[PDB]
An RNA: 92 nucleotides with solved positions.

Context: bound to proteins that are not shown
C1' cells in the first nucleotide's frame, strides 16, 4: 500500500424526547352590541 | 280590562370581543440513540 484492532473526534440521514413560540380549534368564565321573552309600578287613548 | 309609553328588574338565544385550562398541527433550539460517510492519535497483519 489493502485491512484488523483501541481510543478520540466530524458531518449527513432518519427515529425520539424536551423546550420556547405560531397557527386553528374544544371547554369555561367575564364583558359589550341586539332580538324574543317575563314580573313588577305608573300611565295614556278607546 | 283592548291596544299601547313609560320607570326598574328578571329571562333566553345570537353575534362579536378578552381571559383561563386543553387539544392538533407546526417553526426555532436542545439531547438521546441507530445508520451513512470521514479524519486525527496508538498499535498492527500480509
Nucleotide at each position: 500500500a489493502u485491512u484488523c484492532u483501541g481510543c478520540g473526534g466530524a458531518u449527513u440521514a432518519u427515529u425520539u424526547g424536551g423546550c420556547a413560540a405560531a397557527g386553528g380549534a374544544a371547554g369555561c368564565a367575564u364583558u359589550g352590541a341586539c332580538a324574543c321573552a317575563u314580573g313588577c309600578g305608573c300611565c295614556a287613548a278607546u | 280590562a283592548u291596544u299601547g309609553g313609560c320607570g326598574c328588574a328578571u329571562g333566553u338565544g345570537u353575534c362579536a370581543a378578552u381571559g383561563c385550562u386543553u387539544c392538533c398541527u407546526u417553526u426555532g433550539c436542545c439531547a438521546a440513540a441507530u445508520a451513512a460517510u470521514c479524519c486525527g492519535c496508538a498499535g498492527a497483519a500480509u
Protein in the same entry: Toll-like receptor 3. Entry title: Mouse Toll-like receptor 3 ectodomain complexed with double-stranded RNA. Sample source: Most of the sequence occurs naturally in West Nile Virus. Primary citation: Liu et al., Science (2008), "Structural basis of toll-like receptor 3 signaling with double-stranded RNA". The structure was determined by X-ray diffraction at 3.41 angstrom resolution and released in 2008. Crystallisation conditions: 13% PEG 3350, 5% Dextran 5000, 0.2M Ammonium Citrate, pH 5.5, VAPOR DIFFUSION, HANGING DROP, temperature 294K.